[PDB]
23S rRNA, nucleotides 6 to 523 from Methanosarcina acetivorans: 518 nucleotides with solved positions. Among the 30 different proteins in the entry, which are not shown, are Large ribosomal subunit protein eL15, Large ribosomal subunit protein eL43 and Large ribosomal subunit protein eL21. The entry is indexed under Archaea, Methanosarcina acetivorans, Large subunit, 50S subunit, growth conditions, methanol, RIBOSOME. Ions in the entry include magnesium, potassium and zinc. Released in 2025, the model rests on electron microscopy data to a resolution of 2.38 angstroms. Rfam match: Archaeal large subunit ribosomal RNA. On this family, see Yusupov et al., Science 2001: "Crystal structure of the ribosome at 5.5 A resolution". The family is grouped with related families in Rfam's "LSU clan". Primary citation: Fordjour et al., J.Biol.Chem. (2025), "Cryo-EM study and in vivo chemical mapping of the Methanosarcina acetivorans ribosome and its dimerization via a repurposed enzyme and translation factor". The sample was in a buffer at pH 7.5.
Context: one part of a larger RNA, bound to proteins that are not shown
RNA sequence: UUAUGCUAUCAGGUGGAUGGCUCGGCUCAAGAGCUUAUGAAGGACGUGCCAAGCUGCGAUAAGCCCGGGGUAGGUGCAUGGAGCCAAUGAACCCGGGAUUUCCGAAUGGGACCUCUCCGUAGUGAUCAUUCAUGAUCGGGAACGCUCCGAAUUGAAACAUCUCAGUAGGAGCGGGAAAAGAAAUCAAUUGAGAUGCCGUAAGUAACGGCGAGUGAAACCGGCACAGUUCAAACCGAAUCCCUUCGGGGACAUGUGGUGUUGUAGGGCUGUUCAAACGUCUGGCGGUAAAAUCGAACUUGCCUGGAACGGCAGACCAUAGAGUGUGACAGUCACUUAGAUGUACGCCAAAAGACCGGAACAUGUCCCUGAGUACCGUGCGUUGGAUAUCGUGCGUGAAUCUGGGGGGCACCAACCUCCAAAACUAAAUACUCCUUGAGACCGAUAGCGAAAUAGUAGGGUGACCGAACGCUGAAAAGUACCCCGAGAAGGGAGGUGCAAAGUGCCUGAAACCUGAUAGU
Numbered sequence: 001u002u003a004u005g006c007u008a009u010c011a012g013g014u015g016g017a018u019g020g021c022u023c024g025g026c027u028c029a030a031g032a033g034c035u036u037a038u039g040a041a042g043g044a045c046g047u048g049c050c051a052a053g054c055u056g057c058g059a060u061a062a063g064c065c066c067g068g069g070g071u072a073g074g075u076g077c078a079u080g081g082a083g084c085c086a087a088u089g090a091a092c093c094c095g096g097g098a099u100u101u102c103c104g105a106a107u108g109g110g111a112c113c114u115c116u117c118c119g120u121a122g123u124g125a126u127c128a129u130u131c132a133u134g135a136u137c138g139g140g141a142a143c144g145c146u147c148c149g150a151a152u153u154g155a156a157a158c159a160u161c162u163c164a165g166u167a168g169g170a171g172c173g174g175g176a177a178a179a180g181a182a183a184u185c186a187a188u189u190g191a192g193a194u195g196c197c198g199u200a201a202g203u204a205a206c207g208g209c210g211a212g213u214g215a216a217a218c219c220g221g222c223a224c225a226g227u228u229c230a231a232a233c234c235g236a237a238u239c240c241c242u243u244c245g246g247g248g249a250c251a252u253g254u255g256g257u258g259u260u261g262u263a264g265g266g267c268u269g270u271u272c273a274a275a276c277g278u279c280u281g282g283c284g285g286u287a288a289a290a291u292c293g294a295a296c297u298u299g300c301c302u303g304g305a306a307c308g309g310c311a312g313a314c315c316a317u318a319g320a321g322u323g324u325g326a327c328a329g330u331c332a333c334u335u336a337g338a339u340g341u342a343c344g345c346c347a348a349a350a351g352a353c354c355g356g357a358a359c360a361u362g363u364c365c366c367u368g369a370g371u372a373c374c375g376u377g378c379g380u381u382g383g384a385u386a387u388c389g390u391g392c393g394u395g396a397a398u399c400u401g402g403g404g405g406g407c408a409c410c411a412a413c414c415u416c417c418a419a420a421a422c423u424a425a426a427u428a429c430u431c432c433u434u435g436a437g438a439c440c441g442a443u444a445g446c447g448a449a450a451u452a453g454u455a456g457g458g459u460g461a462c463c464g465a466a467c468g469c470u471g472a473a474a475a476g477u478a479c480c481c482c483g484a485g486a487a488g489g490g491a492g493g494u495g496c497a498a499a500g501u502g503c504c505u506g507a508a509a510c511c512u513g514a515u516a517g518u
Stems, first nucleotide, its partner, number of pairs: 005518009019504001020469002024440002026437006032430002034139002042103003045058003049081002053077002064097006073085003108117003118122001124137005143174001144172005154161001158208001184191002195222004205213002226422003229368001233256002237254001238249004261399001263367004267362001268360005277353004284346003290339003296312001297328001298311004313330002315319001321333003374393006401417005456463002476503001480490003
């Protein structure tokens, strides 16, 4: 025995916090850097003895062949059964091959049909060449170049301005790209390709002169590199394909010469002799998996287990670290330090080859056009009457020449030579490789500790999760009882410990019960 309740604690349930752990993430650095019609990336479908996802692979389908390294096991994430393979050297790794369905640049035709039609068996489109053949296409994290191009926003409103040449778009394109050898910058007389970094400097400049925007040169560095055409003069003296017979290009010019500013070159003459470069060559370096690599697994104690404590013994060019039943230089992998390496890459000696550089002379020749410039409109710019672009219009000169020197013109002085071409390095980036970290530590760090761009959501463009952890070892609970039981419970075991399989620790809320007080 006062119920329904209230407060506190405890036990248990639920739950999944906390702690500890982490093969993940993130960031930075150093490297390395293209691929595909010889059909890529990507996708679909298939492929395993039991196989659903992912991963790999392609009807030879978690695979086939060869060489090297490795050596005793192997059969992906993912230790289940049963087999199979492997000393005829597998698995594994490095290199090289084969196979490689359908779609996809997708390319014989067609796709609301990942298939289908003709089968004359497939060079789709656009191009170059002689018409043998060849090129282009798609993909790549960002970076690069060319072109097109907002608004929010700020100005405390807003229109020029700003946001911003940003966002976004289109094209091209490589390991880098672009730029690049002055018609430059200077200043009184100089320098001497380009890029990138520092500085100049929030300066000059622009601007409702508001807000704001905003250089360059000089100078200091990184890295260094110069050249090729057009023409003058010469005139087929050349180049390409080839079945080696020949064929094509080419006099509307192939090739030689030449390549520039106090001009250069050509043409005429004289002199000195030949530097750079291309090819061969592979001394030697770099260089695959990988190989070797010191020294304790000694006593006692604790413990389930020593890498711990206490004694003892050692190595160190190795005391970075990780694993191993608890803290390990000496147990294992390593480390320090040495070795080796196929294909490749760089690469010095030494050879073969076109050839280079000065001067004299000049009624001599050549030196880039709708270009430079200018007018006008617009964009853009710090570019201001003095940025760059490009629409329209206009439009030269020829060494006795032309351009520039921040309005125009005149003069002086200084400086260069455009309107054709290429060009390493220094630079950028991060798919990828390696390293590192006062980074995060599972509601964090990538969305994803990946069966994660997955489940799921949206017609679509697209949006997008959650979920880590037994134990040293499965030793993953025999046998027995109850139970309809292949549930579950009890009893009994294993284990240091139930830690009993979404299982380490195991908070609170919440829920069940107990105890104390009422």